[PDB]
Context: bound to proteins that are not shown
RNA sequence: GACACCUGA
RNA sequence: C
DNA sequence: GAATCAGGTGTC
Numbered sequence: 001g002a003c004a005c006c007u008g009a
Numbered sequence: 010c
Numbered sequence: 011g012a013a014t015c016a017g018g019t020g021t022c
Stems, first nucleotide, its partner, number of pairs: 001022009010011001
Other pairs, nucleotide, nucleotide, family: none
C1' cells in the first nucleotide's frame, strides 16, 4: 500500500 | 443532522 | 436513516 474486521464518541 |  | 471525529487488530 491493499482486502477485511472492529472500538469509543 |  | 444520514454525516464526522478518532484509535485499534487480522492478514496479503
Entry title: BhRNase H - amide-RNA/DNA complex. Shown are 22 nucleotides from a PDB entry: RNA, together with DNA. The structure was determined by X-ray diffraction at 1.95 angstrom resolution and released in 2017. The entry also contains Ribonuclease H, not shown here. The 2017 paper behind the entry is "Amide linkages mimic phosphates in RNA interactions with proteins and are well tolerated in the guide strand of short interfering RNAs". Crystallisation conditions: 50 mM sodium cacodylate (pH 6.5) and 0.7 M sodium acetate. The entry is indexed under Amide-RNA, siRNA, RNA X-ray structure, phosphate modification, RIBONUCLEASE H, amide modified RNA-DNA., hydrolase-rna-dna complex.